[PDB]
Context: bound to proteins that are not shown
RNA sequence: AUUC
RNA sequence: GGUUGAUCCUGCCGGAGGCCACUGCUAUGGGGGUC
RNA sequence: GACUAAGCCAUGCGAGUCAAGGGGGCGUCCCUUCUGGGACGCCAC
RNA sequence: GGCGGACGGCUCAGUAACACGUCGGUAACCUACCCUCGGGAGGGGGAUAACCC
RNA sequence: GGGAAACUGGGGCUAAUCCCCCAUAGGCCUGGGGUACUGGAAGGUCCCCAGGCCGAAAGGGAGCCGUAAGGCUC
RNA sequence: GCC
RNA sequence: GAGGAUGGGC
RNA sequence: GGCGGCCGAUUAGGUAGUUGGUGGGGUAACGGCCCACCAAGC
RNA sequence: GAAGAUCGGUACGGGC
RNA sequence: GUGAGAGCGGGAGCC
RNA sequence: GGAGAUGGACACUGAGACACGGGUCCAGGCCCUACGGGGCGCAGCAGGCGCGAAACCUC
RNA sequence: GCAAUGCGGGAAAC
RNA sequence: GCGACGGGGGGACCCCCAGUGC
RNA sequence: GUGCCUCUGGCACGGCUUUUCCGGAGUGUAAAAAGCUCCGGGAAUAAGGGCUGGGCAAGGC
RNA sequence: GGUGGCAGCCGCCGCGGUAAUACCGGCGGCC
RNA sequence: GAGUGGUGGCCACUAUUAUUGGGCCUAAAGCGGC
RNA sequence: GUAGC
RNA sequence: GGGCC
RNA sequence: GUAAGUCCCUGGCGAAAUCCCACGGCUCAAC
RNA sequence: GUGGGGCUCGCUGGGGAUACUGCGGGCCUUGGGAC
RNA sequence: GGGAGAGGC
RNA sequence: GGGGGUACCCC
RNA sequence: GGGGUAGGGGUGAAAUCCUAUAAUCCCGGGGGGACCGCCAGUGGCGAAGGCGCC
RNA sequence: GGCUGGAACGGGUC
RNA sequence: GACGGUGAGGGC
RNA sequence: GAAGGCCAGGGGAGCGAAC
RNA sequence: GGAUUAGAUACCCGGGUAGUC
RNA sequence: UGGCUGUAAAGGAUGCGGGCUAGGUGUCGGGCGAGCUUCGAGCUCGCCCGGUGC
RNA sequence: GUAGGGAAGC
RNA sequence: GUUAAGCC
RNA sequence: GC
RNA sequence: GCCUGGGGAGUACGGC
RNA sequence: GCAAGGCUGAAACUUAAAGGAAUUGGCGGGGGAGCACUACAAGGGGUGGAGCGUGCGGUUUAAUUGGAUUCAACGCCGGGAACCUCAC
RNA sequence: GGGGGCGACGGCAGGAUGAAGGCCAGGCUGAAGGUCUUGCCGGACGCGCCGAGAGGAGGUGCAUGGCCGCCGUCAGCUCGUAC
RNA sequence: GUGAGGCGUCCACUUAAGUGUGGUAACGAGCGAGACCCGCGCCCCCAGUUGCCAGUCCCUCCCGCUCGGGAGGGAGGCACUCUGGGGGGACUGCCGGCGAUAAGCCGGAGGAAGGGGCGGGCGACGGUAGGUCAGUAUGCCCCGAAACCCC
RNA sequence: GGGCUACACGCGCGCUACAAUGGGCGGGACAAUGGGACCCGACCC
RNA sequence: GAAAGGGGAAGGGAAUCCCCUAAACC
RNA sequence: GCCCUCAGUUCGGAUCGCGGGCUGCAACUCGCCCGCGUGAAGCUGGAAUCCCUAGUACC
RNA sequence: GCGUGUCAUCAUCGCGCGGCGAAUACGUCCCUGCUCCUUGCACACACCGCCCGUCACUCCACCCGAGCGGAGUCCGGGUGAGGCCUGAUCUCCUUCGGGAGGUCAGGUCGAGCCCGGGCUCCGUGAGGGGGGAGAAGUCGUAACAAGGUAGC
RNA sequence: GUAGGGGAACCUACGGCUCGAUC
Repeated sequence: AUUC
Repeated sequence: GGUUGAUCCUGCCGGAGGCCACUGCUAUGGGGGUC
Repeated sequence: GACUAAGCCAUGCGAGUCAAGGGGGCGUCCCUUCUGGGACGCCAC
Repeated sequence: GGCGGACGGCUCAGUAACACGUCGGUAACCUACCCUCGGGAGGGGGAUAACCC
Repeated sequence: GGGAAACUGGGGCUAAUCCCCCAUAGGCCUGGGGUACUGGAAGGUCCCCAGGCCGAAAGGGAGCCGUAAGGCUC
Repeated sequence: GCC
Repeated sequence: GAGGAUGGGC
Repeated sequence: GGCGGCCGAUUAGGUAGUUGGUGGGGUAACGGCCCACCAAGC
Repeated sequence: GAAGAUCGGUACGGGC
Repeated sequence: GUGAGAGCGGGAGCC
Repeated sequence: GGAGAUGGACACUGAGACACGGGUCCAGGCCCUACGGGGCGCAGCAGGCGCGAAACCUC
Repeated sequence: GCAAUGCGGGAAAC
Repeated sequence: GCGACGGGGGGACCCCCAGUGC
Repeated sequence: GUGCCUCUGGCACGGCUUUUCCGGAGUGUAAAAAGCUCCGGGAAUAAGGGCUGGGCAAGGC
Repeated sequence: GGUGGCAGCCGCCGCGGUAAUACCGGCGGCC
Repeated sequence: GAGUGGUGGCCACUAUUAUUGGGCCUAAAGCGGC
Repeated sequence: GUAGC
Repeated sequence: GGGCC
Repeated sequence: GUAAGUCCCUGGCGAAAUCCCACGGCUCAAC
Repeated sequence: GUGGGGCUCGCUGGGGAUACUGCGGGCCUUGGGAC
Repeated sequence: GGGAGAGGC
Repeated sequence: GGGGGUACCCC
Repeated sequence: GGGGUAGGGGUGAAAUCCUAUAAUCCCGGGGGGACCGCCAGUGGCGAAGGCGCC
Repeated sequence: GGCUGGAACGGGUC
Repeated sequence: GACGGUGAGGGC
Repeated sequence: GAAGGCCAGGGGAGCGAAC
Repeated sequence: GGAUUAGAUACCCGGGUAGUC
Repeated sequence: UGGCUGUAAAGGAUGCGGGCUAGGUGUCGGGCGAGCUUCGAGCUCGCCCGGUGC
Repeated sequence: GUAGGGAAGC
Repeated sequence: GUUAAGCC
Repeated sequence: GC
Repeated sequence: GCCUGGGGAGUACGGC
Repeated sequence: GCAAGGCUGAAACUUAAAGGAAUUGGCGGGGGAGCACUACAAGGGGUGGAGCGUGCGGUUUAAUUGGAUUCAACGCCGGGAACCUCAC
Repeated sequence: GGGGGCGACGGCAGGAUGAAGGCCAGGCUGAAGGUCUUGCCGGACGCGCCGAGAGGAGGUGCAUGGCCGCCGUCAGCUCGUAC
Repeated sequence: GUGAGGCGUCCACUUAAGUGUGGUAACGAGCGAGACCCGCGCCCCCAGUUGCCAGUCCCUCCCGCUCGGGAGGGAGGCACUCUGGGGGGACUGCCGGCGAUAAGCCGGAGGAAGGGGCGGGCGACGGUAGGUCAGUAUGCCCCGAAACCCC
Repeated sequence: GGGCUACACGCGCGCUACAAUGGGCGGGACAAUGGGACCCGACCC
Repeated sequence: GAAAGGGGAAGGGAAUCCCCUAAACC
Repeated sequence: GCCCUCAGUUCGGAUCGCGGGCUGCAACUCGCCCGCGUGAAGCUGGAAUCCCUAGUACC
Repeated sequence: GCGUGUCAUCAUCGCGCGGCGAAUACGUCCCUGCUCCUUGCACACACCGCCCGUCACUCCACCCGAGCGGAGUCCGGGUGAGGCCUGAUCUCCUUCGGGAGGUCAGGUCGAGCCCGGGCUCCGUGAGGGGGGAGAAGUCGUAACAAGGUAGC
Repeated sequence: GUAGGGGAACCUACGGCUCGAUC
């Protein structure tokens, strides 16, 4: 963290 | 993370977070609430 | 005590108030005084 | 005798319905309590509660 | 007086803001007319005649006065 | 307070 | 009696 | 009264006071709310 | 009334 | 309630 | 905001109910009785039984 | 426990 | 007058601020 | 604070505070209780649960 | 230290067959 | 850390419901054809 | 090729 | 779901 | 050509609590 | 608690716009048909 | 209008 | 609709 | 219907089977029912299935 | 030989 | 002179 | 709308499920 | 029916109904 | 011959209509230009449109 | 077979 | 890979 | 675009 | 139009 | 639908994979190159049949100690063991 | 089958009026101061016990090193850089 | 080539050989093969004892009576064999043919030895849980007065 | 001290043979590799 | 000594002595 | 050079008796040698199978 | 035939040594094996691989099944408690307006009970049918290589 | 795909594809  | 002696895909299962209900172990306080 | 039981319930309580609507009863007081009158307390109707 | 007890409190059974939410109608309707305005309160009768047997 | 209870009968007596009746005021229907009102628009409201039905109240209570009468306030 |  | 207001019905 | 909010097609036809009207009853009130008579509508 | 009637299943609707 | 959001699920406790 | 008062159906009084702690009947479940009869339904606050994995003081 | 908020009754206290 | 409500009682109901020493 | 150690901590000595704990006076409450101010004692009354091969922090003992 | 495909552990992969950091316990360690 | 674990349910994970925004030659999937 | 788009 | 007024 | 859809402006609405922000009161906070 | 905003996915009385879509009229040929 | 084809009967 | 191709089988 | 003798067929090898009632094979005739060889092509026509003598 | 469907091409055609 | 594309049901 | 299969009527050379 | 095979309900060989038209 | 069945690896395992995105090389049909020609509906080369392969 | 696409075959 | 299994 |  | 892990399974039931 | 069949079409339960493309190797009663007397073709000599030496398997026993079982176990562990070797 | 015999090194008891260890005769015995009857040397230790230890042709060649047979005296197995 | 991986290490010919020539998206290199080491076969040099006795001298003996021939021992020699050190030789070196003129292959001359001269030693990266703890070494387990040590 | 040396039986590798391509008897020839101290031993009885 | 074998014993730590006058064959 | 002449033999030499020696501390389990005595299968071997390319194979 | 290793003795053995001394071929992949290139592979403890089905046994869930029951919800009919309204009539009361009600008849709402018919759900019923799990069963070898007859 | 057989896996016939190795 609008992720792996 | 998991399909192969090794690789890349499709695809599902699991891990990881939050909330409610029951429940094992354990528990020094005080406040507020529409429990 | 929402999830199954809006299933069943002992006992106590959860809807009363008004005397300045009305007549009564019991008690106290003031009493003329056998008479009868005036009040304020409580009571149920 | 007058007023209240049809509010408050509890539950989600039933209900796929003008039940609910919203915007409008009732010119098709009721309303004890309360507010304002314009008026009225004239004459009679009847039991019965309480109480007593 | 009864009934085990839950409940309840007969007689006397009485009051009321209890109940009933009369009058008027008032409500409802219908018919013929005038258009005064609110409305966006009158089967509405208002005014005049006609026939009918329904149909009110507790001047009760309290306080202060006032000789009385009568007055004032709640 | 009543209609 | 005529309106309001409160609470409703449809 | 208008609008809005769930699933099933292994549920395809439903309705007969039912749809509407003409006249009435009843309701505090309009209304098939109910009744009688007209159509076959929804 | 296939723009899903009727029928069946489930469910109080909303603010949240 | 959850999610970045679109959305998905619930709609007992308060009105 | 809408419904219900054990499941149904009805009515009286009242402005307001076909009315949770008012009324009538049927169906179910209980209670007192001197056996003739007569009453009640906590989905009110506490409390009890049952159900259940699952929910408190008869102040 | 009706002492605070409201409800019913009452002219009011209550 | 009101088991509406207000007050307390029991419960790992939800949130906030702390302790079990420096 | 000082000194030790197998140094994210335990221990020894000397000090300090009372949120909490116990007792008390007021204020609070309808009456109580709980909270709040103050006083006396005293570090005294107070840590468990899961996990330890990876995913995933932690042992080839 | 104990058991030797037994007991067991394991959401998934997988571990245990006499040499178990993967089961039970001791001492450490981490959230 | 006064909490910490176990079980069931919902959302994210999941672009495995795809309007934003998924795929159909050989992995599931183009009606046999008009 | 009917409705729909 | 073609173009212009 | 019309303004149905669409856009802009302007009245009546879509209760309160809940949600976000600033300030103030319970010590700050929750409220 | 006091102020401001949002939420209730929207409803409704009016005024303006005409690019787009809908609707009505007119004119074309590129798609498609006919020969 | 001039052509092409195992299109069909 | 009408005319043929060989091949195969039988007599 | 003629010619002609003892084999023919078939398999990896065989056997079943046909053959002396004259088979296989050659020749002259009759009859029937399917299919249109090479040319033939990543060729052509049809929505597809499919569709080859003149 | 007869009937019949479609398509490609060339069209300042409708 | 827009008469078009695809087409749930249905038809060949 | 291939092949296959079925109903009824014809045909049946070669191939050939069952046997 | 004949063969192969441990077995052969088959592959191989000789006939053959449905069908193929 | 007249009907039913509606099934296939009925596979380009690829739904259909429209616009755009380098080229090269075969073949089928049509058209256009050029050169040959035995003047053939013949042959060779290039270009446009539509199919069919690499 | 180039740009580009695809897990790759293509 | 213009007969897309490329962007619309 | 269906 | 069709697909939402492999089987169960194009099976059971129902309808045409 | 005459029938065979056609269309439509789930649940309980079970499972961690199923499935696709491609890589290296190992295989094929696939293809092509090569090679080998522990392969063949052409040959010499044999073994397999008899007695015995020796080593294995088995049985016996107190023990008949053990290792090795296709090529690559069996005159092998240099294993011709009276004692010792020796392990029974 | 039988007989006999070793615990380095630390501790526990007994011990110098007595510790390992040795023997003349004979019994047990297959034979043996191995043990036993007879006594006598030995003068400092200690397996009668607790640990540990030497030793082990006991198990594990599915824990190893080294060594050896087979693939195989087969012609194969690889590295730097680039693509 | 996204990646496991691929090329070099492939193709034609040749070799016992990944042996070599040529072509190529590969250019070079390492370990294997070869090279290498031991022995056999021919010749030369050196070496002459414990090895050898062919020529020459002496002694002894025997036969066909010793012309002639044979045997042994001494002196003497190393001449041959032999032992063992160093060298040469064999290298497709030459000719013909095939292949392409290369890689190479077949035959021939000469030669002791013609095509790896003939026979051996040397066993690559790895695998085979192939055998060995009972040869030695050694982890773990076990006996530890017995599984230890002697008759 | 005993066993590995057992012995109804199956197997591997070998020796001897199943005869004249011989057995027996007498006589005549020709090697190489290696080893030797409680050892090889000529030579004589 | 008939054979197996028995007694004495030269030489040889090795090109000096011995094992050692093989069989097949004629 | 001589005998044997196709035969279970003058082939074949297993299996036992008696006796004499060697090694060794020890010879029965369980050693080797020697003389005489007896004389067991075997008269050429199925399926199958082994080694060898020159001084090699066989003897 | 001999040497040596084993050895106090023991060689039908291993490793060597010499004596005599041939036949055939100098080719091939046919059999048995190995190396390389390529092709196909469902194999990777790698063809002594992997893998299918029927049958046999032990469990789990489901379907069919002569049927039999429970619960709920609607449709039609029979009977029908109770209430409300209308008419007549009777007792009591009465302010003379009328009221409280008995009896009978009619009209409505209508519970309960019974019968028949739909719909949904729930529990079993001997036996039969397959499905999935299980272990180290019986018969063969169907697919994977041209899997031995290509597979579908 | 259809049809008929067989203890079981499949055996055969017709039409179809390569998701077929060799030449």
Solved structure of RNA (16S rRNA) from Pyrococcus furiosus, 1451 nucleotides shown. It comes from the structure "Structure of P. furiosus 70S ribosome in RsmB deleted strain". Ions in the entry include zinc. The 2025 paper behind the entry is "Pan-modification profiling facilitates a cross-evolutionary dissection of the thermoregulated ribosomal epitranscriptome". The entry has 60 different proteins, among them Large ribosomal subunit protein eL8, Large ribosomal subunit protein uL13 and Small ribosomal subunit protein uS7. It was solved by electron microscopy to 2.67 angstroms. The sample was in a buffer at pH 7.5. It holds a match to the Rfam family "Archaeal small subunit ribosomal RNA". A reference for the family is Cannone et al. (2002), "The comparative RNA web (CRW) site: an online database of comparative sequence and structure information for ribosomal, intron, and other RNAs", BMC Bioinformatics. The family is grouped with related families in Rfam's "SSU clan". Its family is annotated with ribosome and structural constituent of ribosome in the Gene Ontology.